[PDB]
Solved structure of RNA (U12 snRNA; pre-mRNA) from Homo sapiens, 80 nucleotides shown.
The source organism's lineage runs through Eukaryota, Euteleostomi, Sarcopterygii, Boreoeutheria and Homo.
It holds a match to the Rfam family "U12 minor spliceosomal RNA". Rfam links the family to the GO terms U12 snRNP, pre-mRNA branch point binding and mRNA branch site recognition. By type it is a spliceosomal small nuclear RNA. On this family, see Otake et al., Mol Cell 2002: "The divergent U12-type spliceosome is required for pre-mRNA splicing and is essential for development in Drosophila".
It was solved by cryo-EM to 4.66 angstroms.
The depositors describe the entry as "Cryo-EM Structure of the human minor pre-B complex (pre-precatalytic spliceosome) U12 snRNP part".
The sample was in a buffer at pH 7.9.
Bai et al. published it in Science in 2024: "Structural basis of U12-type intron engagement by the fully assembled human minor spliceosome".

Context: bound to proteins that are not shown
RNA sequence: AUGAGUAAGGAAAAUAACGAUUCGGGGUGACGCCCGAA
RNA sequence: GAAUUUUUGAGC
RNA sequence: CAUAUCCUUAACUCAUUGUCCCUUUUUUUU
Repeated sequence: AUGAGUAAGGAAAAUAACGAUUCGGGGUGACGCCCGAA
Repeated sequence: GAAUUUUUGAGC
Repeated sequence: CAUAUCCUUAACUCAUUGUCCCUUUUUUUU
C1' cells in the first nucleotide's frame, strides 16, 4: 500500500452517579438492582 | 437546648 | 449508564436469472 460484507467476543479511553432512613411488593443462589409510602 | 435532678420559678 | 477506538474469533462469504403474470365488461373473425 492494504476492496466489499456476515455473525460473535475481549480490553482500555471517555463518560453518569456516591450514605434517605425503615416498611411492602418485583427480582436474585445471595446481595446488586427495580417499583412505591411517610 | 421553657414539661419532674439545677438556667425561663409554686411563689406571694 | 451512554459514546468512539484498539485487539481478536468463526478453513465465515464474493452477487444472482429461481411460473411474481396476479391486472381492463375484453374474448383471433365464417